[PDB]
Context: bound to proteins that are not shown
RNA sequence: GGGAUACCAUGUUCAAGUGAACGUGGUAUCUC
Numbered sequence: 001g002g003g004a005u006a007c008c009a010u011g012u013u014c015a016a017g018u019g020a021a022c023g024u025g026g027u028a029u030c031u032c
Stems, first nucleotide, its partner, number of pairs: 001032014
Other pairs, nucleotide, nucleotide, family: 015017tHS
């Protein structure tokens, strides 16, 4: 410093068939 799971507060947007997911701020382990 790049990244990933987990958690809490909260928001964007994608598709446009119609309904949903991730992101982001911070804590933490670990990892590269």
The RNA has 32 modelled nucleotides. The 2011 paper behind the entry is "Structure of a Yeast RNase III dsRBD Complex with a Noncanonical RNA Substrate Provides New Insights into Binding Specificity of dsRBDs". The entry is indexed under dsRBD, AAGU tetraloop, HYDROLASE-RNA complex. The structure was determined by solution NMR and released in 2011. Protein in the same entry: Ribonuclease 3. NMR data were recorded at pH 6.5 and 298 K. The PDB entry is titled "Solution structure of double-stranded RNA binding domain of S. cerevisiae RNase III (Rnt1p) in complex with AAGU tetraloop hairpin".